[PDB]
Context: one part of a larger RNA, bound to proteins that are not shown
RNA sequence: ACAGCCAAGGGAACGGGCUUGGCGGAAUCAGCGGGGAAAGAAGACCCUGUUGAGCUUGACUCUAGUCCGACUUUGUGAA
RNA sequence: UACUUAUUCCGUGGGUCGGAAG
RNA sequence: UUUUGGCUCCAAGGCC
RNA sequence: GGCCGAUCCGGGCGGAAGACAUUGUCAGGUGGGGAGUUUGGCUGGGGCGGCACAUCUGUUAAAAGAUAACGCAGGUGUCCUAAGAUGAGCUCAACGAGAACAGAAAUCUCGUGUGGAACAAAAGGGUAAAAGCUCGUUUGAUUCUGAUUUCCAGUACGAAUACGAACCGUGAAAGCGUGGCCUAUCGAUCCUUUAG
RNA sequence: CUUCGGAGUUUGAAGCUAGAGGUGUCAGAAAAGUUACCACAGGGAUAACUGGCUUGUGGCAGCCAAGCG
RNA sequence: AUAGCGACGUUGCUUUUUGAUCCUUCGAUGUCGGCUCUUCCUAUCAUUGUGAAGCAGAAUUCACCAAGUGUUGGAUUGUUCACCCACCAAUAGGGAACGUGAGCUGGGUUUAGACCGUCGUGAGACAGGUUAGUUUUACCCUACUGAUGACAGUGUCGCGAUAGUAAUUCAACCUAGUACGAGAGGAACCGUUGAUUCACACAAUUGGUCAUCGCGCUUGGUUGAAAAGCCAGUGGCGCGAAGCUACCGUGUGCCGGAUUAUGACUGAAC
RNA sequence: CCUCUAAGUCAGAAUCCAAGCUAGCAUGCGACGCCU
RNA sequence: CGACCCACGUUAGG
RNA sequence: CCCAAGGGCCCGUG
RNA sequence: GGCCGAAGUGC
RNA sequence: AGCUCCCUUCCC
RNA sequence: GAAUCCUUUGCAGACGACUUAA
RNA sequence: GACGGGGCAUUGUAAGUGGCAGAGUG
RNA sequence: ACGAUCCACUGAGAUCCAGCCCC
RNA sequence: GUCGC
RNA sequence: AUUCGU
Numbered sequence: 001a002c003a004g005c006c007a008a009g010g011g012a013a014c015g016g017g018c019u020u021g022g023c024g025g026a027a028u029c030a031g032c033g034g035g036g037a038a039a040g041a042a043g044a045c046c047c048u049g050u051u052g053a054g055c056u057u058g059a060c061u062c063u064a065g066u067c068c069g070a071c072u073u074u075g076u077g078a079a
Numbered sequence: 080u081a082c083u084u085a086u087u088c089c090g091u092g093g094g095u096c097g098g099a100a101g
Numbered sequence: 102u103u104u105u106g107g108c109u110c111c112a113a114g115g116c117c
Numbered sequence: 118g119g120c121c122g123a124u125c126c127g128g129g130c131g132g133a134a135g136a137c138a139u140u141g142u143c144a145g146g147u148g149g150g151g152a153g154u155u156u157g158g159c160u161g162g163g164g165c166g167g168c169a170c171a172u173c174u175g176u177u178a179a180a181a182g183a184u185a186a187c188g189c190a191g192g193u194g195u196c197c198u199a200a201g202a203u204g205a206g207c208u209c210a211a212c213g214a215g216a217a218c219a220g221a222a223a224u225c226u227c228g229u230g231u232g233g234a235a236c237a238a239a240a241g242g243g244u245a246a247a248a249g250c251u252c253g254u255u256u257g258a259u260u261c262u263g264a265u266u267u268c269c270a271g272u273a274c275g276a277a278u279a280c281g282a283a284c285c286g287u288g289a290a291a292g293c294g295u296g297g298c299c300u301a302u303c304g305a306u307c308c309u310u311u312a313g
Numbered sequence: 314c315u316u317c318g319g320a321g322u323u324u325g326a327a328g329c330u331a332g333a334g335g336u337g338u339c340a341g342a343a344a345a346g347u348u349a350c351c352a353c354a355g356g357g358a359u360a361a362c363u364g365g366c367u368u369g370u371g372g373c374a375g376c377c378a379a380g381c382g
Numbered sequence: 383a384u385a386g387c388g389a390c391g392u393u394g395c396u397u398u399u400u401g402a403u404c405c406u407u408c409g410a411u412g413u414c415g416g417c418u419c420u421u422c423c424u425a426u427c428a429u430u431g432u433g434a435a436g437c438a439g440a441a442u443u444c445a446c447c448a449a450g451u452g453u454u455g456g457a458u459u460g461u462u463c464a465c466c467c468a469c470c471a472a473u474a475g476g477g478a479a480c481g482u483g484a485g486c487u488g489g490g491u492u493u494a495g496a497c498c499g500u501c502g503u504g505a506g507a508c509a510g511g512u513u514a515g516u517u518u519u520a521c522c523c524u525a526c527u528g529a530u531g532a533c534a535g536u537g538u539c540g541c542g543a544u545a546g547u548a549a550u551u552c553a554a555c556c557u558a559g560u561a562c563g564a565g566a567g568g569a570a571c572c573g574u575u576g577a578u579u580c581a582c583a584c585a586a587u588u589g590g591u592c593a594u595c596g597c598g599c600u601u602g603g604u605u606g607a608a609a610a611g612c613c614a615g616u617g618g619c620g621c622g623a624a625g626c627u628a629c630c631g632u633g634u635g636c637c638g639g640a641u642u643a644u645g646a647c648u649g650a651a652c
Numbered sequence: 653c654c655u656c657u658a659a660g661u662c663a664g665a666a667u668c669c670a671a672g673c674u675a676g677c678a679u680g681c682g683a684c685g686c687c688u
Numbered sequence: 689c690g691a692c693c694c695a696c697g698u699u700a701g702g
Numbered sequence: 703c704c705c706a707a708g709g710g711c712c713c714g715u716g
Numbered sequence: 717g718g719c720c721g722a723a724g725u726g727c
Numbered sequence: 728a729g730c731u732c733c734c735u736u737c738c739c
Numbered sequence: 740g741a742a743u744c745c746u747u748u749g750c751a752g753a754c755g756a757c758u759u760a761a
Numbered sequence: 762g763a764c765g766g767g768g769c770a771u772u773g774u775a776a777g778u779g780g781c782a783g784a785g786u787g
Numbered sequence: 788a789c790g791a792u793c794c795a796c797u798g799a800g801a802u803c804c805a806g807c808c809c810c
Numbered sequence: 811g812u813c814g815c
Numbered sequence: 816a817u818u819c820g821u
Base pairs, nucleotide, nucleotide: 002016006021007020008019009018028529029528030527031526034524035523036522038519039518046356047355048354049353051352052351053348054347055346059154060153061152062151063150065147066146067145069143070142071141075082076081077080087133088132089131090130096127097126098125099124114121115120116119117118157170158168159167166187173191174190175189176188194339195237196297197296202254203253204252205251206250207249209233211229212228213227214226215225216224235244236243238302240300241299242298259283261281264278265277266276267275272340285294286293308334309333310332311331312330313329314328315327316326317325364405369400371396372395373394374393376391380387381386414489415487416486417485419481420478421477422476423475424474427452428451429450431446432445433444434443435442454468455467456466458464495513496512497511498510499508500507501506535686536685537684538683539682540681541680544675545674546673547672549579551577552576553575554574555573562567580635581634582633583632584631588628589627590626591625596621597620598619599618600617601614602613603612604611605610638669639668640667644663645662646661647660690711692710693709701704702703717727719724740819741818743816746760749757762813763812764811765810766809767808768807770802771801772800777796778795779794780793782792785789786788
Other pairs, nucleotide, nucleotide, family: 001017cWW004036cWS005022cWH010015tWH013364cSS013365cSS025679cWS026531tHS027530cWH029753tWS032525cWW033034cHS033520tWS033524cWS036484cWH045360cWW046162tSS047359cWS056345cWH057059cWH060149tHH064148tHS068144cWW072140cWW073139cWW074136tWS074138tHH075136tWH083135tWS083136tWH085135tHS085137tWH086134cWH086138tWS091093cWS112123tHH113122tHS148150cHS154344tWS155345cWH159187cWH161187tSS167169tHS171193cWH172192cWS173239tWS174240tSS177186tHS178185tHH179184tWW191239cSS192301tWS194303tWS196200tWS199201cHS199256tWW199258tHH208247tWH209234cSS210230tHS220222tWS220223cWH232234cHS232245tHS234247tWW243248tWS247248cSS247249tHS257284cWH257294cSS260282cWH260295cWW263279cWW268273tHS282295tWW288290tHS288291tHS304336tHS304341tSS305336tWH306335tWH336341cWS346505tSS348350cHS356408tWS357361cWH359408tHS360408tWH363406cWW366402cWW368370tHS370399cWW378388tSS378389tHS379388tWS381383tHS382385tHS383388cWS412517tWS414460tSS427449tWH428471cSS430447cWW438562cSS438566tWW439561cWS439567tSS448666tWS452472tSS453474cWH457465cWW469473tWW470472tHS471551tHS482485cHS488517tWS494515tHS502504tHS502505tHS520522cHS529754tWS529755tHS532677tWH542676tSS542678tHS543676tHS548580tWS550578cWW557571tHS558570tHH559560cHS559568tWS560569tWH561568tHS563565tHS563566tHS585627tHS585628tHH592622tWS592623tWH594622tWS628630cSS636637cHS641665tWH643664tHS649658tHS650655tWH651654tWH652653tHS657659cWH687820tWS697702cSS718726cWW742817cWH747759cWW748758cWH749751tHS751756cWS752755tWS769803cWW773798cSS773799tHS775799tHS776797cHH783791tWS784790tWS
C1' cells in the first nucleotide's frame, strides 16, 4: 500500500495476509477504549561524520586597544 | 641648563596686559 | 567702593 | 567741531606648560577584550582502561606456504674499537679422589665429563682442535653501482643473500672478512646542513 | 664540475652525486576543553525498554549415603 | 543412614533475578511505581478428600489427588523490594510487551530556573543530595457491550443443538470437660442457630436525594399601601410525598451420575 | 502360598459431566389458528 | 438407464 | 450348513 | 385398515 | 423394420 | 384474511424496539 | 378522553371578619 | 387613635399523577 | 355530576 | 395511508 475474526507454527526471533487447524450468513444504531507494535515529528537520548554553533582556557595562529624605544613634528642659546 | 615663536591646554561679549610717571 | 537685602548708563564742568 | 575731565609710552587678548608632550611611521612587550581553527584511531556501544598502530620469538596453526580475535607466554627504539675481522692455542657446566693454614664456597693436582656451559639482550634454532675462552696482528663496521630474497601490488622502506669491478686485513697457505652465529633493533617529498 | 642567459674578473646564490637533521598515529596533518541552551546528515552497521538465543549467577527438583536423629 | 534430615560428590529443570549477546526496532513500539479490571499458571499458603511420623490427645511436620473458592485493613517510604501494627481459615508464589498512560495519576527517573558538598584554572561535571517544573487526538477498521433487522403469508403456543454459569468460608450451642492422657491439657461426626465473601432481585419499613419549585418561614429589592406576587440563573432555611436508591434497608441462592487420590473385594501368575 | 491387578469388581472428593439457571438470528425444528 | 432386495445377534461361534 | 451380495429376484429378449 | 407416531414422496 | 449405406447423448 | 405507519400507554425506552388501547 | 367529586398524601391553621387579648405611646 | 404579636371561626387553607386509587 | 369524540 | 399468496 491493499485491507480488516482467531489459535499455534515457522518466519527479520510478537502475522490481517503465509502453513495447519477453529470457523464463518445480508444491512444497520448507540457506546467503548483490547489490538491495528493507531496518529501526530526524517529520535531531542546513544553512536558515527575528517558536519556545526554558543561558552571557557595553560590549545594553535592571530588581533583592536595599551605600554615602551627610534625617526618626524623640532626651533634658538649658555656652562 | 635657560628662552619663546612651533605645538598643547585653559579663560573672556579677546574689557585696563608690559614699562614709566603721578 | 566693607556701606543698612536702596539707586548707579547715554558727563557735569573747564578751556579753545 | 577740538583738548582736559578720563596720565604717558609700548603695532603681545590674558594666562599655563613648552621643543617636552602630541601627531604620523616603524620596532619590542602585553593583550580569550575579540577573530579564526583544531581538539587521532582501534574498540563485544561509546567513555575510562589497554595498544592488539612500526616490530621480533614460541604457540594457537589443522606435518608445504598462507592464516583471526582487546587469544596465550614473552621482546624491541638499545649495546659494542670490540662484544667487529682473521690466525693460533685451548675446553666449558658439573662430578670423583686428593694437598698446612682452609671449613659448604679461597688456590693447586689427577680422572670422568655430547655441552648438562658460554655466545650483550626476549625466545627459538645453531656451534667443541668452535661460533665458546685466551693471546697475536688488525679496521672489510671500506669505495662503485647493479641483481636476488623476505614484505609484496610481486611498489617503497628496513633487513639479508649471491656475484662483479677495486683497495685492504689476517694467516705459511688454501681460505675467511662488505659489522655483531641466525631470526627485531627503524624513516619519504619540501626545507636546512655537510662531503665530492 | 654546470649555471646566474650582453662579455668577463670576482663574493654571493642556484644546481648534480652521496650522507645527516624526522615524522614512534612509525607509506610520515602543525593543534585544548565544554555544552543540561544546543544544531544538522545519518545509523537499528551501534548503547539505554520489550521480545529472541544462552543459563554462568538467581530459583526450584533429583541420584548416592558418611553422618545426625 | 533414609520419621524427619543429610556432608563429600553427582544429574537435571525453569526463565517473575542478574549477567552474556546485539537478531528486530533510531523518517520514534510513550521507559518507574501505584490505582483500576479481566483472565492465566502451579513449583499448594488456607479450605475438600487422603497416605506417613520419633502421630496418646491437642498441635505440628513430611507426602499425594487437586488451581473449585479465597489470600485483607493500616504506620514510614515515589517505590518495586522492605519492615512493623492488626485482623484472619490463610494473609502462597508468579505470567499476560517486567499486562494495563488516545484508562488515569505524575510522587520518582530525565530538558530548560535555582541551592549545597566534592571535583575542575575555567566554562562546567557528578550515575550525590535538594526545591520548582504544559501528560495531545478516536467520528476509522476490528474486537467487546448492548440495540434494530431481511432471509416466500401472518400470528399464537412450543422444542432445545449449542454457548455461558456460582456460590463460599467461619463461628456459637449440643456432643463434652467426653474420647485420649499419670497429669497438665483436650478433639471430632450427626443435629441446631447464626455470620463472612459473592451473586440475583426488590422498596412494606428505616435512611439518602428536591426545582413536586408541594407547603411554611425569612433577607434585600420591586409593583402607591394592604392582600397577592415576582426578581436575586435553585435567594436562603425547615419539612417534604412520588420516583430512584443503600450490607446504610429487605428477600432468595439448587437434586443425580462418573470417577482422582487412597483404602478395599475376589483372584491367578508363582 | 501370597498378592487392590493380570482378567473381573467396590467405596470414594472444595473434582468432572449432568441437572437447574441465562441466552438461543441454531441463516435448526414441531403443533395449531386465520385466507387477501 | 434393472437406480430390484428391512434379521436380531455372535466371531474362543452361529 | 457357513468358509462374504462372490448371492438372490426380475421375459433380462421390442 | 391398522401406522404395536423416531412418521412420510410411509405400510 | 432398410437408403439414418461405416461412430456422432441411446434427448423420454 | 391479516400485517405495518400516523394516534394512545408507560409494566418500556438514546433512536429503533417493547408492554397496552383504538 | 377532558373536567369534577371522593379516597389517599404533604405542609401546618389560609384570606377575611371579629375580640374589654396586647409591652406602651398619642 | 396607633401597636410586633395573641385568640376564635380553623387539623384550617393550598397542593395531590404529571408514572397514586375509585366513580 | 358536566362536556366531547 | 403503505403492503403481504403459503
Molecule: 25S rRNA, nucleotides 2359 to 3391
Organism: Triticum aestivum